[PDB]
Context: one part of a larger RNA, bound to proteins that are not shown
RNA sequence: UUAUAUACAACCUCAACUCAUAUGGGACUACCCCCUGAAUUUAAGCAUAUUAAUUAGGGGAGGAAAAGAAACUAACAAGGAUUUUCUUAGUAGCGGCGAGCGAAAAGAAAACAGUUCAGCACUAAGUCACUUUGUCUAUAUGGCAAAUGUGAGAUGCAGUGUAUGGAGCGUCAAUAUUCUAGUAUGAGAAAUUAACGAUUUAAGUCCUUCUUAAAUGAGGCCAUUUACCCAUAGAGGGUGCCAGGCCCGUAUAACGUUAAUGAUUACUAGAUGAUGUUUCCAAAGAGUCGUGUUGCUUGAUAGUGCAGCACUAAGUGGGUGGUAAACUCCAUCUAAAACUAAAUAUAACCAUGAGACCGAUAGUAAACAAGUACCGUGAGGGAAAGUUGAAAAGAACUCUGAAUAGAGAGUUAAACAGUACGUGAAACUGCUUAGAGGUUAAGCCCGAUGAACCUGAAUAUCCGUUAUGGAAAAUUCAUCAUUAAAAUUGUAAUAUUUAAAUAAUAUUAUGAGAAUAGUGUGCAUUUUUUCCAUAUAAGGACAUUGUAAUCUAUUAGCAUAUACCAAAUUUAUCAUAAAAUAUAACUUAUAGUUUA
RNA sequence: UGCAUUUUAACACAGAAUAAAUGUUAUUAAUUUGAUAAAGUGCUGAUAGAUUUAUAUGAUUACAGUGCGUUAAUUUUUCGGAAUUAUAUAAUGGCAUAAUUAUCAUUGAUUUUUGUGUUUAUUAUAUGCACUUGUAUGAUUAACAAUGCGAAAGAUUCAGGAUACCUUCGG
RNA sequence: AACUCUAAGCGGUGGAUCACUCGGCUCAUGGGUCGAUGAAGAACGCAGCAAACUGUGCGUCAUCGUGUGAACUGCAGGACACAUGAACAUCGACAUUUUGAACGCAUAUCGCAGUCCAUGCUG
RNA sequence: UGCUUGGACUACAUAUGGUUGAGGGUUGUA
Numbered sequence: 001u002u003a004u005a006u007a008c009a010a011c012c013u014c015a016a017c018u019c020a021u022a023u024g025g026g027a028c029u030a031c032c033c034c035c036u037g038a039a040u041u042u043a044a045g046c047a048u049a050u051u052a053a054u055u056a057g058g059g060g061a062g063g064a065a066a067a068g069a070a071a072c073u074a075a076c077a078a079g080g081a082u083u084u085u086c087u088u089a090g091u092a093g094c095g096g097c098g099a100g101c102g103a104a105a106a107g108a109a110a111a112c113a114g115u116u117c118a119g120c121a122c123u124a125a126g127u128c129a130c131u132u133u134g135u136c137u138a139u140a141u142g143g144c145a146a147a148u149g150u151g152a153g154a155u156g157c158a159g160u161g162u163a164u165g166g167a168g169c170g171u172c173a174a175u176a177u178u179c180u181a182g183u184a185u186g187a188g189a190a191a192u193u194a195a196c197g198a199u200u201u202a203a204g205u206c207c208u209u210c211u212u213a214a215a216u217g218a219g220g221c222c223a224u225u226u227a228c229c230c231a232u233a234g235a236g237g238g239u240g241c242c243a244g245g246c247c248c249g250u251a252u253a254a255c256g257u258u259a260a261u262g263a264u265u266a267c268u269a270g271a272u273g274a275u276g277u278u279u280c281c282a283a284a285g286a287g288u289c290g291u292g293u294u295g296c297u298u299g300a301u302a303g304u305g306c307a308g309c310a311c312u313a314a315g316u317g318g319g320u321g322g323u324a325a326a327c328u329c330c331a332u333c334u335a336a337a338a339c340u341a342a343a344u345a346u347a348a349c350c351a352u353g354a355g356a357c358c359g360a361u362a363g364u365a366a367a368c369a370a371g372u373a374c375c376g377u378g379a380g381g382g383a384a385a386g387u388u389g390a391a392a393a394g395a396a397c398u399c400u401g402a403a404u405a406g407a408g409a410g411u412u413a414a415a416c417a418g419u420a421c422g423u424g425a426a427a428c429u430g431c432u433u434a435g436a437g438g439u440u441a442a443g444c445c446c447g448a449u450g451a452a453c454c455u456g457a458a459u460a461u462c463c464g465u466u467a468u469g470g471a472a473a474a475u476u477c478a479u480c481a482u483u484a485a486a487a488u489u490g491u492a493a494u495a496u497u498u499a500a501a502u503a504a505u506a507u508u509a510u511g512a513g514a515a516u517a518g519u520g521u522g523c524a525u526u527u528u529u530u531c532c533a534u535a536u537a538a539g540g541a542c543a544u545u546g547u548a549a550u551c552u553a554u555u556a557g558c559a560u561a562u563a564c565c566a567a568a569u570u571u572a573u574c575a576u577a578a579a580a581u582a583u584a585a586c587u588u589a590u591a592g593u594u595u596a
Numbered sequence: 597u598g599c600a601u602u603u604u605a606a607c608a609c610a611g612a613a614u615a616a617a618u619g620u621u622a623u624u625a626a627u628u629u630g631a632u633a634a635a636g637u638g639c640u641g642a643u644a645g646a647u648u649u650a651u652a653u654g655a656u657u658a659c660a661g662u663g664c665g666u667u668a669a670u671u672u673u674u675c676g677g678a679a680u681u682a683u684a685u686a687a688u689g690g691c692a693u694a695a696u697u698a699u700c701a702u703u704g705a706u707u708u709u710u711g712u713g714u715u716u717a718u719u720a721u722a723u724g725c726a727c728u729u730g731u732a733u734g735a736u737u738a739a740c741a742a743u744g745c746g747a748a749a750g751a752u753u754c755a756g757g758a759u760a761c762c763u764u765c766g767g
Numbered sequence: 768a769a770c771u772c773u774a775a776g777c778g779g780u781g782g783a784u785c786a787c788u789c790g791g792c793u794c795a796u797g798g799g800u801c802g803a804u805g806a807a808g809a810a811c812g813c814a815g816c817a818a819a820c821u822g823u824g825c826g827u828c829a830u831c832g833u834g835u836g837a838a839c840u841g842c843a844g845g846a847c848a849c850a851u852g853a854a855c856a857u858c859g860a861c862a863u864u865u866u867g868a869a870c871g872c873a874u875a876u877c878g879c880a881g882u883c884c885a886u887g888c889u890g
Numbered sequence: 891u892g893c894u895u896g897g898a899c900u901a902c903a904u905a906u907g908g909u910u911g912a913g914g915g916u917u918g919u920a
Base pairs, nucleotide, nucleotide: 006920008918009917010916011915012913013912014911015910016909017908019907020906021905022904023903024902031062032060033059042049046096072079073078083110085108086107093101094100114339116337117285126157127152128151129150130149132146133145134144135143136142170277179270180269181268182267183266184265191261192260193259194258195257196256197255204221206220207219208218209217228245229244236248237247238246290311291310292309293308294307295306296305317334318333319332320331321330349798350797351796352795353794354793355792357791358790374381375380386787387786394421397408398407399406400405422785428779429778430777431776432775433774434773435772436771437770445767446766447765448764453757454756455755456754466535467534469532470531471530472529481519483517484516491509492508493507494506495505496504543743544742545741546740549737550646551645552644553643555641556640557639560635562633572623573622575620581615582614583613588606591603592602595598596597657734690714691713692712693711694710699705808866809865811824812823813822815842816841832857833856834855871879880900881899882898883897884896885895887893888892
C1' cells in the first nucleotide's frame, strides 16, 4: 500500500508442468496378518445353542508372519517379555443348565535379548537432504571436503535421556599413550573348516556243465585248520537269465574351485566409568481412559473382548486384583507412542533322501502328444489310452489275385512273439469227433447201468522165523588172549560256594564191565558172519469167492412136558321120565298106472 | 267110472313097537374139553453184521475142558462104558416135634424166630503136576478149498471207481 | 444226416490273469528364490524333411561364456576346422515380437494420433 | 513444407525438489 483505483516485498493456503529423480498397482497359496461371515448338520421335532467366532473367505506381507520387553500373574518362603510343546483338563465356567461347549495362573521343557521415543533443563541448530568443484574408489538410492549453492528446519532438527525413570552437584573408589566398533587387512611359505564338482572303479569276465539264444546260473580254483581276489567298497542300477571282482557307482579318500575363521598394519568412528549420599529442578502420550447404552463376541458369569452413539476425567493419579455396591486400607504395574532375533508354522516354490503304500477298473483326473481329445453360449465339465524280441534280424523271393491278401519260402530260441504283436481266462460260439433224442422246457438228487478210461492187488509157514546136510569167505567173536585208546557209569580229590554240607561245573585220580582199532589156541577143530539140501500143513503167506461152525441182533417154523379155573361139555353107566322127530302097520289124497 | 299095482319127496302124532332119540337124576372111560402161564421141553430153519497197530507206553490169564497117579463089588456090552457106598457139611428142600414174632380169619390157616429129632431127596466144597491145534474173554470170524503168479523191462486176473460228463431205467 | 442236448479237441471273439513299471501317494530333510528394468498368464511365429509335445523370439529346437572331449541318428546333408572344437551339460554375456502391467487414445476396429530426431524422396 | 521408412518419447496416483502462478488469505514498505 488492500474505493476490489497500480506496483513492490514477504508469508500462508493452493495450483499447474511430456519439469529432474523416485516409489505404487505382483501374480503365486501351504503357512501368516486384518476383515467379513452363512447354512447343511446336531439337538432324535424346533426357534436361542450347535455347526463356527468355520466353508465360501479375500484386503495385506515374509521366509517365516503375527507377537513381544507388563496399566501381567499372585496372595506365596512369592513370581517376571513373547511364542511353542507337556500337564493343568475335558477342569472352573458357560448352556432351551438341554444337546453340548470350554480356558488360563502355577509346574515341566524348547529357546532365551533386550530396548527406542514424545515430554521439565540439555543451555549458542550443536541438524539433516540434494547441488555443483575436487578427492576416495566402484557398477556405492557412497565417503571426505568445498562453495557455507539452493532447500528443509524454530509451527522446531540434533546430542543427552525414558515409564520397571532420570539430569547436574558435592562425593568416594578405580582409572586413564587407551580400548571398542568398522573398512582396507594375507591371517597360515594355503592354514584350518565347510560346501560343492569330484576322483580312484580295489578285486575273475579265471576253468567245465545247461542254454546249444544269451550266463548274471550250476560245478572248479594249492595252502594259509581247509574259501579264486578285494573289501573302511556284498548300497543301488546297467549288462540276452539271479553279477562284490563287466560297467556306472559304493566305501575310504585324495584332487579342484569356492567360501568362511583377519594375525599385524593403516585410516574411520567412539570412549573412563561402575561407587554411597543428600542437596538442586525430579516431568512421563485425552475426544483418550472410564461410565451409560446398544450390537456382535467369549468359559467370562450383575460384561471376556471389541465396536457404534451420548456423556467425558484425573494427577498420592490412573488400571487390574474372575460377585455388583459404598467405606477404610493393602498388593501390583504404568495405559492412551516405536522396534526386536531364537525356539515356532509350512498340501505352494527350489533341491534332496525315504517307505509294512498303489501296481494300469488300483495309484493323482492324467504311468502315454493329460487338464490333452471332446462337450457346454458360458460358468464350468472331463475321458479312454502301458507290454513284439536279446537284437528289427519288421518276412527278400515265388505263385495266384483287380486288389489289402492268400499259399510257398525266409527270419529268429520261438511267429502257438508278425504290429488284437507277453501271457491269453470267462461269457458266447464256427468245425471235428462220440453217443443220443415225442414228457418235469431243460437242468438236477439218489441207486444201478452200457460204453470208455482208470485205480489198487500178495511171499518165511501147519499141529515151526522147527529137523537136517552144502559152499564160500573170513575173525575187537571163542575157553580166546594181550595192546592201544577214547568215552559211559560209579567212587575219591582240588578249585569255583549262598560262614558249612548238599549241589552244580571243571580239572585230577581209582575201579568194573563194556567198547572200537591192531596183534593173537585151531585162531575157520566141530567156530563165525552170508547163500544152497531134505523133512509135517503147505513153500502159501494176499485178494476175490462158494464153504464151515461161533457170537450179536433178528425172523419164520415143529412141538416133550408139567400147573391152573370151572366145565362132568363129549364119549360112557345109572335109574325113572314121558315121548317134540327117525326106523317101524295099514288109511286116504295125488298123479302116473292096469283092467273092466 | 271104479278097481289092480306102482312113486308118495300128499305122505292121516294113523296105530303098534323101537330109538327109554327127546325129558329127569347121578356117576365116569385113555377120566374128556380148551384157553391162560411157566419150564428148555426138543429143536429144526434162514437173515444181516464181526471194532480191534491188546504195548505201534501195560496181564493173553483167571476160568472151566481134555490126556498120567487109592478102592471095591454091582451091572451092562463085552471093544469101551457101566454102576457102588460110606468120604467131611451149615445142611437148604422133605417129615415129626418143641418154641416164639405176627396175622387173612380164627375149628383154623398164615406165618416168624428158630431149635431139636428124623429120614426122604437135592446141591456145593475136598482135581495138584505136567500137556494140547482144545473151549470161554480181552466190542468172540475164524479153521477148508477154489480161482490168480506183485510177475526183470515186458504184462494179465479179481475187485472198485454218479471221480467231472455221454447211454439206459426207476424214484 | 436237418436240428437239438452233452463233453473235449481245434479255430475265433474277447481282454481277465499273472508277471513287470522313468508314474503316483505318503513321510521327512536342506532351503528362501519376488513384477512398471514389465511378472504370472495369453496369442502368434520359428527346424532341410515336423502335426503335437518339448524348446524358443525375427539372433526364433536356440543362445556368449564355461565345463566335458567325438558325436546327432528316421533318412539326407553337412561336421570331423577334436591342436585352437562335435553333441550335451552348464549359464554369469547379449537378447527377448504382439500382449497382459501399452506406458499416447482405443476394439468381435491389426483403428487413429501428438511432439521429437534420423534416413529417403520433396526439393 | 509434401510423403516414405526407422528410432525416441506422451497413463494415472504420489514424495521431495525445481519452475511459472493464484488469491476482498495474512501482513509489510513504497
28S ribosomal RNA, nucleotides 1 to 783; 5.8S ribosomal RNA, nucleotides 1 to 123; 2S ribosomal RNA, nucleotides 1 to 30 from Drosophila melanogaster: 920 nucleotides with solved positions. The entry has 77 different proteins, among them 60S ribosomal protein L39, 40S ribosomal protein S29 and 40S ribosomal protein S25. Rfam match: Eukaryotic large subunit ribosomal RNA. Gene Ontology terms of the family: structural constituent of ribosome and ribosome. Clan: LSU clan. A reference for the family is Yusupov et al. (2001), "Crystal structure of the ribosome at 5.5 A resolution", Science. The sample was in a buffer at pH 7.5. Method: electron microscopy, resolution 3.5 angstroms. The entry became public in 2021. The work is reported in "Ribosome heterogeneity in Drosophila melanogaster gonads through paralog-switching" (Hopes et al., Nucleic Acids Res., 2022).